[PDB]
Released in 2022, the model rests on cryo-EM data to a resolution of 2.1 angstroms. An RNA structure (U2 snRNA; BPS oligo), in which 48 nucleotides are resolved. The 2022 paper behind the entry is "Structural basis of branch site recognition by the human spliceosome". Rfam match: U2 spliceosomal RNA. Rfam describes the family as follows. U2 is a small nuclear RNA (snRNA) component of the spliceosome (involved in pre-mRNA splicing). It is annotated as a spliceosomal small nuclear RNA. Its Rfam clan is "U2 clan". The entry also models zinc ions. The entry is indexed under Splicing, snRNP, Spliceosome, NUCLEAR PROTEIN. The PDB entry is titled "Substrate-bound A-like U2 snRNP". The entry has 8 different proteins, among them Splicing factor 3A subunit 3, Splicing factor 3B subunit 3 and PHD finger-like domain-containing protein 5A. The reconstruction used 158,286 particles.
Context: bound to proteins that are not shown
RNA sequence: AAGUGUAGUAUCUGUUCUUAUCAGUUUAAUAUCUG
RNA sequence: CAGAUACUAACAC
Numbered sequence: 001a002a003g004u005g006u007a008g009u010a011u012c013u014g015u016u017c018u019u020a021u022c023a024g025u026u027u028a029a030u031a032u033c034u035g
Numbered sequence: 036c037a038g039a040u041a042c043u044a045a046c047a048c
Stems, first nucleotide, its partner, number of pairs: 003048003006044008022035003
């Protein structure tokens, strides 16, 4: 000194991956994952 | 993926 639990969101912090040339899984597209 | 903060549901006790 008006506390704790359940279910769910949002926002800073500290991480956010160089690839040829095609295929596949995917997706609105990309990305992701597998050759 | 973790921490901090804010919040929602006349949520519950």